Context: bound to proteins that are not shown
RNA sequence: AUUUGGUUGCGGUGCUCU
DNA sequence: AGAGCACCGCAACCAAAT
Numbered sequence: 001a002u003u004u005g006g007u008u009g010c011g012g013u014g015c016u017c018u
Numbered sequence: 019a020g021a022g023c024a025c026c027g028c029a030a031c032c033a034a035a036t
Base pairs, nucleotide, nucleotide: 003034004033005032007030008029010027011026013024014023015022016021017020018019
Other pairs, nucleotide, nucleotide, family: 006031cWW009028cWW
C1' cells in the first nucleotide's frame, strides 16, 4: 500500500520465585 | 532454563456492515 474498524497469531518488557 | 500476572508492538487476513 484509498481507507478505517476488528479479529487472529507471534514476540518483547517489568516484577517475584525455583 | 522454566512458572505466574500486567501490560505492549507489530504482522497476516477480512470486509465494506445489520

The PDB entry is titled "Cryo-EM structure of filament form Acidithiobacillus caldus (Aca) short prokaryotic argonautes, HNH-associated (SPARHA) with gRNA and tDNA". Solved structure of RNA with a sequence from Acidithiobacillus caldus, together with DNA, 36 nucleotides shown. It was solved together with HNH endonuclease and Prokaryotic argonaute MID-PIWI family protein. The structure was determined by cryo-electron microscopy at 3.38 angstroms resolution and released in 2025. The entry is indexed under SPARHA, prokaryotic argonaute, nuclease, IMMUNE SYSTEM, IMMUNE SYSTEM-DNA-RNA complex. The organism belongs to Acidithiobacillus, within Bacteria.